[PDB]
Context: bound to proteins that are not shown
RNA sequence: GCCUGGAGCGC
DNA sequence: AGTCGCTCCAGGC
Numbered sequence: 001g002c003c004u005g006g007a008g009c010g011c
Numbered sequence: 012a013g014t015c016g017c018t019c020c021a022g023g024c
Base pairs, nucleotide, nucleotide: 001024002023003022004021005020006019007018008017009016010015
Other pairs, nucleotide, nucleotide, family: 011014cWW
C1' cells in the first nucleotide's frame, strides 16, 4: 500500500 | 431490517 476480514463512531 | 461518510485493527502478499 493493496486486499480480505473484523470493529462503531459520525452525520 | 432507516441513509451514507470516515477511521481503526489483524493479517496475508

The depositors describe the entry as "Crystal structure of DNA polymerase alpha catalytic core in complex with dCTP and template/primer having T-C mismatch at the post-insertion site". An RNA with a sequence from Homo sapiens, together with DNA: 24 nucleotides with solved positions. It was solved by X-ray diffraction to 2.9 A. The entry is indexed under DNA replication, DNA polymerase, T-C mismatch, RNA primer, DNA template, human protein, DNA polymerase alpha, TRANSFERASE-DNA-RNA complex. Crystals were grown from: 0.8 mM zinc sulfate, 8.8% v/v PEG MME 550, and 50 mM MES pH 6.5. Taxonomically the source falls in Homo (Eukaryota, Teleostomi, Primates, Catarrhini). Baranovskiy et al. published it in Proc.Natl.Acad.Sci.USA in 2022: "Structural and functional insight into mismatch extension by human DNA polymerase alpha".